[PDB]
Context: bound to proteins that are not shown
RNA sequence: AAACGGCUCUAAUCUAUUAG
DNA sequence: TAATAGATTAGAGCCGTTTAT
Numbered sequence: 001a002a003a004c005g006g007c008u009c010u011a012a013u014c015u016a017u018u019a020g
Numbered sequence: 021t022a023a024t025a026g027a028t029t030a031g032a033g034c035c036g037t038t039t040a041t
Base pairs, nucleotide, nucleotide: 003037004036005035006034007033008032009031010030011029012028013027014026015025016024017023018022019021
C1' cells in the first nucleotide's frame, strides 16, 4: 500500500506464584 | 530456565464496504 472498521491469529513484556 | 494465571501490549493477516433506496 485509498481507507476505516469488525474479527481472527501469533507473539512479546510485566507482575504473582511454583518447578528448577 | 520453564510452567501456570491475569494484565497489558504490539504485529499480522483477512474480510466487508456499515441494515435503506